[PDB]
Record summary: Shown are 51 nucleotides from a PDB entry: RNA with a sequence from Pyrococcus horikoshii OT3. The depositors describe the entry as "Crystal structure of PhoRpp38 bound to a K-turn in P12.1 helix". The work is reported in "Crystal structures of the archaeal RNase P protein Rpp38 in complex with RNA fragments containing a K-turn motif" (Oshima et al., Acta Crystallogr F Struct Biol Commun, 2018). The entry also models sulfate ions. Bound small molecules: GUANOSINE-5'-TRIPHOSPHATE (GTP).
RNA sequence: GUAUGGUUAACCCGCAGACGAUCGAAAGGGAUGUGGAUGAAAGCCUAAGCC
Ligand code: GTP
Numbered sequence: 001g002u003a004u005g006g007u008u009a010a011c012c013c014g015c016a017g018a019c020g021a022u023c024g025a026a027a028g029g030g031a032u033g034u035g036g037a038u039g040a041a042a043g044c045c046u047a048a049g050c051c
Stems, first nucleotide, its partner, number of pairs: 001050002005045003010038001012036005023028001
C1' cells in the first nucleotide's frame, strides 16, 4: 500500500440428497449441503493474508 473482511442484505434460477445431506477416524446418526445470475452504493473502519 492492499478487502478477498466489515459498516451492509437481499432476490432469483439450478446441482447433489431418506438408494442417507451435515458432523465423525469409525461406530453412530438423520436433513440439509453447494454453484451461478443481478444486487451488496457513496463515504468510512480494519490489515489477517498478500504485495
Ligand atoms: P510502520 O509504522 O511499522 O513503519 O509501517 P506502517 O504500519 O505501514 O505505518 P507507516 O507510518 O510506516 O506508514 C504507512 C505506509 O507504510 C503505507 O502508506 C505504505 O506505503 C507503507 N507500507 C508499510 N507496509 C507496507 C506493505 O507491506 N506493502 C506496501 N505496499 N506498503 C507498505